The RNA (Telomerase RNA) from Tetrahymena thermophila, together with DNA, has 162 modelled nucleotides. It comes from the structure "Tetrahymena telomerase T5D5 structure at 3.8 Angstrom". Released in 2021, the model rests on electron microscopy data to a resolution of 3.8 A. Among the 6 different proteins in the entry, which are not shown, are Telomerase holoenzyme Teb3 subunit, Telomerase reverse transcriptase and Telomerase holoenzyme Teb2 subunit. Keywords: telomerase, polymerase, reverse transcriptase, ribonucleoprotein, REPLICATION, REPLICATION-RNA-DNA complex. He et al. published it in Nature in 2021: "Structures of telomerase at several steps of telomere repeat synthesis". An Rfam search finds the family "Ciliate telomerase RNA" in it. It is annotated as a non-coding RNA gene. Rfam's curators write: Telomerase is a ribonucleoprotein reverse transcriptase that synthesises telomeric DNA. Telomerase RNAs differ greatly in sequence and structure between vertebrates, ciliates and yeasts, but they share a 5' pseudoknot structure close to the template sequence. For this family Rfam cites "Ciliate telomerase RNA structural features" (McCormick-Graham and Romero, Nucleic Acids Res, 1995). Rfam links the family to the GO terms telomere maintenance via telomerase, telomerase activity and telomerase catalytic core complex.
[PDB]
Context: bound to proteins that are not shown
DNA sequence: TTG
DNA sequence: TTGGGGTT
C1' cells in the first nucleotide's frame, strides 16, 4: 500500500405559546399537548461568445 | 487564436517513512542520487501479500486466445461497451527455488 | 378564462 | 442567474 472483516449507548437539553396540577404570599416546582416560513440585505465599481 | 517559443551556472532540477505546507544540507548539468528540523490536517483491532525473470518445454487452452490499430452501430455534461475488418501471440505450470520464514 |  | 472589492 492494497484486501477482506470491525466501530453504540439512555437525555448534554427541552425557546415560544396554551391548558391543567401542588403549593405559593407575589417568586418555585412536577407532569402534557401545538409549532419553519416563501426560504434568499441593499448600495457603488469592475469584468463579460465558441 | 502562442513568436509551440535560442540561456540568466549570479540558473534551472532532483533527493528524504501517515497527509500537506513552511524552515536546513548534498548532488546535478536536461539527468537523475540517498538527505535535516519546524508548523498545521490524519490513524480500533484481526487477518492476506516468493514468479521474480533472460528464459525453454509445454503440440497445455484459444473460430468463446489477447491486444492494438480502422470502420460501423448503442452512448454521452467526466461511460465500465457490441460486431465486422486487419493484426500475432496471448493465457496457467516446471525448472537459475527451501519457514532464524 | 393575462399583464 | 453569479457571489470579487469597498460600506452599513
Nucleotide at each position: 500500500c492494497c484486501c477482506g472483516c470491525u466501530u453504540a449507548a439512555u437525555u448534554c437539553a427541552u425557546u415560544c405559546a396554551g391548558a391543567u396540577c401542588u403549593g405559593u404570599a407575589a417568586u418555585a416546582g412536577a407532569a402534557c399537548u401545538g409549532u419553519c416560513a416563501u426560504u434568499c440585505a441593499a448600495c457603488c465599481c469592475c469584468a463579460a461568445a465558441a | 487564436g502562442u513568436g509551440c517559443u535560442g540561456a540568466u551556472a549570479u540558473a534551472a532540477c532532483c533527493u528524504u517513512c501517515a497527509c500537506c505546507a513552511a524552515u536546513u544540507a548534498g548532488g546535478u548539468u536536461c539527468a537523475a542520487a540517498u538527505a535535516a528540523g519546524u508548523g498545521g490536517u490524519a490513524a480500533u483491532g484481526c487477518g492476506g501479500g516468493a514468479c521474480a525473470a533472460a528464459a525453454g518445454a509445454c503440440u497445455a487452452u484459444c473460430g468463446a486466445c489477447a491486444u492494438u490499430u480502422g470502420a460501423u452501430a448503442c452512448a454521452c455534461u467526466a461511460u465500465u461497451u457490441a460486431u465486422c475488418a486487419a493484426u500475432g501471440g496471448a493465457u496457467g505450470u516446471c525448472u537459475u527455488a527451501u519457514u532464524u520464514u